About this RNA
Released in 2018, the model rests on electron microscopy data to a resolution of 3 angstrom. This is an experimental structure of RNA (23S ribosomal RNA, nucleotides 1283 to 2031) from Spinacia oleracea, with 737 nucleotides shown. The sample was in a buffer at pH 7.4. It comes from the structure "Structure of the chloroplast ribosome with chl-RRF and hibernation-promoting factor". The source organism's lineage runs through Eukaryota, Streptophyta, Amaranthaceae, Chenopodioideae and Spinacia.
Context: one part of a larger RNA, bound to proteins that are not shown
RNA sequence: UUGAGUAACGCAAACAUUGGUGAGAAUCCAAUGCCCCGAAAACCUAAGGGUUCCUCCGCAAGGUUCGUCCACGGAGGGUGAGUCAGGGCCUAAGAUCAGGCCGAAAGGCGUAGUCGAUGGACAACAGGUGAAUAUUCCUGUACUACCCCUUGUUGGUCCCGAGGGACGGAGGAGGCUAGGUUAGCCGAAAGAUGGUUAUCGGUUCAAGGACGCAAGGUGACCC
RNA sequence: GGGUAAGAAGGGGUAGAGAAAAUGCCUCGAGCCAAUGUUCGAGUACCAGGCGCUACGGCGCUGAAGUAACCGAUGCCAUACUCCCAGGAAAAGCUCGAACGACCUUCAACAAAAGGGUACCUGUACCCGAAACCGACACAGGUAGGUAGGUAGAGAAUACCUAGGGGCGCGAGACAACUCUCUCUAAGGAACUCGGCAAAAUAGCCCCGUAACUUCGGGAGAAGGGGUGCCCCCUCACAAAGGGGGUCGAAGUGACCAGGCCCGGGCGACUGUUUACCAAAAACACAGGUCUCCGCAAAGUCGUAAGACCAUGUAUGGGGGCUGACGCCUGCCCAGUGCCGGAAGGUCAAGGAAGUUGGUGACCUGA
RNA sequence: CAGGGGAGCCGGCGACCGAAGCCCCGGUGAACGGCGGCCGUAACUAUAACGGUCCUAAGGUAGCGAAAUUCCUUGUCGGGUAAGUUCCGACCCGCACGAAAGGCGUAACGAUCUGGGCACUGUCUCGGAGAGAGGCUCGGUGAAAUA
Repeated sequence: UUGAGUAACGCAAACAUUGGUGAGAAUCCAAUGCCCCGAAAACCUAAGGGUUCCUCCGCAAGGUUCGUCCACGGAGGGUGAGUCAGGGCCUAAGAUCAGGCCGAAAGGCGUAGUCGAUGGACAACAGGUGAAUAUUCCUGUACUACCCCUUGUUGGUCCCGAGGGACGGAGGAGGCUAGGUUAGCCGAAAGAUGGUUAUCGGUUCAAGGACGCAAGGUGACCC
Repeated sequence: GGGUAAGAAGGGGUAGAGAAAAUGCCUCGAGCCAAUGUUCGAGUACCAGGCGCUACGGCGCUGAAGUAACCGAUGCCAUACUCCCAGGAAAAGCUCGAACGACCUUCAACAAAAGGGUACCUGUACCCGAAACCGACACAGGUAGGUAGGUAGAGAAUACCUAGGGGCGCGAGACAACUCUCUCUAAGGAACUCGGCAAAAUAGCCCCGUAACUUCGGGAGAAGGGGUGCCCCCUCACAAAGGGGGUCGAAGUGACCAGGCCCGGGCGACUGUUUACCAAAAACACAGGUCUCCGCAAAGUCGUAAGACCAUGUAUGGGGGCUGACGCCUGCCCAGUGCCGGAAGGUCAAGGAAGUUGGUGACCUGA
Repeated sequence: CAGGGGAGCCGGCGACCGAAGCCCCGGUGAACGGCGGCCGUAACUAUAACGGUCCUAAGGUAGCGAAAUUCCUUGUCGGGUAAGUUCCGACCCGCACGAAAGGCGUAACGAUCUGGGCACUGUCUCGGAGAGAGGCUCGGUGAAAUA
């Protein structure tokens, strides 16, 4: 090159109109209506990916069509922590191993010890701000550690000893709350129809500090 | 119900190797346990709505009420309680405290309340039931964990919706055969077919009624029949169910969702496991049964060896072979092949050595 | 040129001693494994309770049996069906069942194999109609095996 301008263009959730942008629009933007998921086709988050995130510009190539758009290209910008997560604390599995034992070499076995979270331990929430970040920034109210200060004590700090940390499965009952529904209260409403307000919306707030609990559970003694 | 002396949580004292702890003894002690709750935090903060502005973005003022009852968690009290056999990590932080040993010291160290002050490293973007991870793709796929609304419903199933997010990255027409994904199909009802393959039918809840056989546990939802909506009353609603009466339709668990059943036989007992990508079975495993080996420096297994597992176990245990719940039974042959034991003789290695034999030749002899 | 030959050195041969194992003697089958043939006989035939003989270590006992095992084979009889090479029951000529490579049964269980029946139905007689996605037409993008 042929096959051929052929097959196919990746679900049978569904698109539609108006208007705008623009050289150019079924494909980009907005509005209205329709339809789909709704233990997800929703919002966070671990690993992983590694700037794909935001703004401006552009449309060669990339997109299974178009393209003014884009997880594409170019330029610039963006990730704020004493309390979140991990390390500065601990250790399991397991891996290394001072010396020591073994062995052609490399090296292997192995004691304490040290690494090693998937665990244990350890101190924060609400609201607001907003091109892209916030339990990280701002406001308010708290917490942990250390230091200073004020008295007291006047031998302490490690090692060492002990306690504690410290743990299964199954089963159902009870006492609460989250959450939900209704009512009430407040405000607004006439949504061209036969009637009607019986309709619509709101009714919210944490960590933490201080106090304290039964008619719940438990604790020897009687019907 | 009252009474009463020991007794809980939680403390104290005492003896012995003896601080604490542990053990024993003595003693005080009706209250304890914690989710929830009250109050402050909590301000006219937040907020519907309203009043004005606009480049329509939001801005600026204003801003009422902010309560109760019922339902109720798979979440909290909670390693609270009960039961059971398979018997359910470690270390540090923390707390108590003597001696020995080590370091340091009159504050320069420990300890208590208030107040004040101070505050390391890394990650933090974005996607994450995905177009960005994993599948060579903008792939109908795979991807741990958290949050868990409303109506009906047992329910996180299913159907329709809220918040929120989407309309699936080629389309417009036309409406032939044929293929695929679906619906109905007169009369008959497996005549199809290797074979009822596939499809169809059954289906929920409440009553009635449930066989042979059996290891007495089951079989069993056996099978097979009746009822099911809505309204009124009984009724006091007693959360129900039940009864009576009335009424609509061809059809009342009217949709989605939601068992087909019975008789007989073979194999395997059963739940389970298996050839990731053509075989889920009658194969494997299984509880149990039997044989044999092992007395701990164990057998066995892996290693050149040190050594490790077995086992921080000890014959009611461990390893190996076969069989494979349970029930009735499991026969005959030890010649051969294996295994165990025996020890009279026969055969028999390396090695040991009574000896025997050969080569060399100081010499002798012959020629 | 040749024969013999001491000592010493270097060698060869090897009476006898010389373990386990094997041979040998016993035991052992829920160890590997095996568990037979040929003749005659009952008063009708037909069979053979019984007997004889040969060979082996011994010759298959219970229970089962055209079976997941049976060549002949669609064995035969019976049941089931209008008609049954399949299925169930039974007979036994077990080609070539058989006792822990276990034998015979066994309630329950099985996305197991196998036969029959009720209900049900487009499986079928015998097709037909309809919806959706493709197919077909237009526009855009635009492959492949193959040769």

It holds a match to the Rfam family "Bacterial large subunit ribosomal RNA". Its Rfam clan is "LSU clan". Ions in the entry include magnesium and zinc. The work is reported in "Structure of the chloroplast ribosome with chl-RRF and hibernation-promoting factor" (Boerema et al., Nat Plants, 2018).